This is an experimental structure of RNA, together with DNA, with 20 nucleotides shown. Primary citation: Gyi et al., Biochemistry (1998), "Solution structures of DNA.RNA hybrids with purine-rich and pyrimidine-rich strands: comparison with the homologous DNA and RNA duplexes". Method: solution NMR. The entry became public in 1998. The PDB entry is titled "DNA/RNA HYBRID DUPLEX CONTAINING A PURINE-RICH DNA STRAND, NMR, 10 STRUCTURES".
DNA sequence: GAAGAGAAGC
């Protein structure tokens, strides 16, 4: 500067 | 559909 996968709050 | 936190990869 990008790609993914969980989990939380609004 | 906006915004936070961990987890993995380059």
């Nucleotide at each position: 500067g990008c790609u993914u996968c969980u989990c939380u709050u609004c």